[PDB]
Parts: sequence; structure tokens; C1' cells
RNA sequence: GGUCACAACGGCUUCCUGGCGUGACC
RNA sequence: AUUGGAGCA
Repeated sequence: GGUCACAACGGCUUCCUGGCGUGACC
Repeated sequence: AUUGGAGCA
């Protein structure tokens, strides 16, 4: 430098959008 | 100035 992952966060949610943070690989 | 969408109420 690149990519991924988990992932704080709703009155509520096996969905959508966002990704605090924490890690991993290249 | 992410503080939501959809859905329930």
C1' cells in the first nucleotide's frame, strides 16, 4: 500500500443502507 | 452533519 473479516450503534428485527471499533491475510 | 430504510406498534 491492497483486501477481507468480525463488529459498537434502533423501542423492536435471521432484511436493506451506513461502519465506531477490533483483528486477519496479501 | 450515519444516528437511518423497510416492517411492527